[PDB]
Entry title: PlmCasX-sgRNAv2-dsDNA ternary complex at nts loading state. Shown are 178 nucleotides from a PDB entry: RNA from a Planctomycetes bacterium, together with DNA. Primary citation: Tsuchida et al., Mol.Cell (2022), "Chimeric CRISPR-CasX enzymes and guide RNAs for improved genome editing activity". The organism belongs to Planctomycetota, within Bacteria. Released in 2022, the model rests on electron microscopy data to a resolution of 3.7 angstrom.
Context: bound to proteins that are not shown
DNA sequence: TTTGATTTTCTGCTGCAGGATGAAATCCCG
DNA sequence: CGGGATTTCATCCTGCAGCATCCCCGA
C1' cells in the first nucleotide's frame, strides 16, 4: 500500500439510523514478468528495473473429516486420542478503541505540476 | 547554472457576495 | 359554493483605533 473485528458516544439520569469524517487499538499478506515505461550496451534489439494495467494474497482457536511422517494397537495395518503441518467446510466470541460535522449556487485569486521563448551570474 | 519576465494545460483551497418565503390576492371549476 | 391553483409583494436593523502581527534566503 492494503485484508476481516468495529466500538466509544460527546442525553446516566434515560434512548431510535445505519450517513460524512479524523486517528493514535492488537493480527496478517504485498509475489508474478502476461503489456507498457525505465537505464545499460554486444542495439531496428537483449537484459534487469515490478514504475503503472491486471493477475494470489491477507486471524485466533476449536468442530468436522481428508493427506505426509510421530506417540498411539507392541506397530508403524483402517480408525482416530494427541503431535507439527496442508486441503475442504459451517456456528463461533472476534483479538478495537478514542473524538467531531452550516449548507448550497457563482466568480476571482493563490499555491502544485511537466513543457515552450530572451539574457546575465 | 537557475533565474526572471512571458505563454499552454491541470488540479485544489481560500476569499468574496447571495440566500436560508409566508401572506394576501384572484380566478377559478367541476 | 369550498378548496385548490396561479398571481404580487415586501421586509426590523446602525464593530469603535495603531502600523506588524509566523516567518525563513550563497561558493
Nucleotide at each position: 500500500g492494503g485484508c476481516g473485528c468495529u466500538u466509544u458516544u460527546a442525553u446516566c439520569u434515560c434512548a431510535u439510523u445505519a450517513c460524512u469524517u479524523u486517528g493514535a487499538g492488537a493480527g496478517c499478506c504485498a509475489u508474478c514478468a502476461c503489456c507498457a515505461g525505465c537505464g545499460a550496451c554486444u542495439a531496428u534489439g537483449u537484459c534487469g528495473u515490478a514504475u503503472g494495467g491486471g493477475u494470489a494474497a491477507a486471524g485466533c482457536g476449536c468442530u468436522u473429516a481428508u493427506u505426509u511422517a510421530u506417540c498411539g494397537g507392541a506397530g508403524a495395518a483402517a480408525c482416530c486420542g494427541a503431535u507439527a503441518a496442508a486441503u475442504a467446510a459451517g456456528a463461533a466470541g472476534c483479538a478495537u478503541c478514542a473524538a467531531a460535522g452550516u449548507c448550497c449556487u457563482g466568480c476571482a485569486g493563490c499555491a502544485g505540476a511537466a513543457a515552450a521563448u530572451c539574457a546575465a551570474a